[PDB]
An RNA structure from Saccharolobus solfataricus, together with DNA, in which 53 nucleotides are resolved. The entry also contains CRISPR-associated aCascade subunit Cas7/Csa2 2, CRISPR system aCascade subunit Cas5 1 and CRISPR type I-A cluster 2/Apern-associated protein Csa5-2, not shown here. The depositors describe the entry as "Post-targeting aCascade Type IA CRISPR-Cas Surveillance Complexes". It was solved by cryo-electron microscopy to 3.07 angstrom. Keywords: aCascade Cascade CRISPR CRISPR-Cas Cas Cas5 Cas7 crRNA TypeI-A, DNA-RNA HYBRID, RNA BINDING PROTEIN-RNA complex. The sample was in a buffer at pH 8.
Context: bound to proteins that are not shown
DNA sequence: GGGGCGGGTTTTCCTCGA
C1' cells in the first nucleotide's frame, strides 16, 4: 500500500492393427610402336 | 597421332475402418 485488499481452470487417456517394386536383358564389333 | 557409331526405360497400383 492505488475500486486496491484475498484466489492454480485441477485431477484421467496408444492412432493400435496388416502388405516382397517383382519379373526380362553381352558394351561389342576392327587395330605390331616398327623400323 | 589425342578415335568413330547405335542405344538415356516401358506396366499396374495412388487406402481401408472405428
Nucleotide at each position: 500500500a492505488u475500486u486496491g485488499a484475498a484466489a492454480g481452470u485441477u485431477c484421467u487417456g496408444u492412432u493400435u492393427c496388416g502388405a516382397a517394386g517383382a519379373a526380362a536383358a553381352c558394351c561389342c564389333g576392327c587395330c605390331u610402336c616398327a623400323g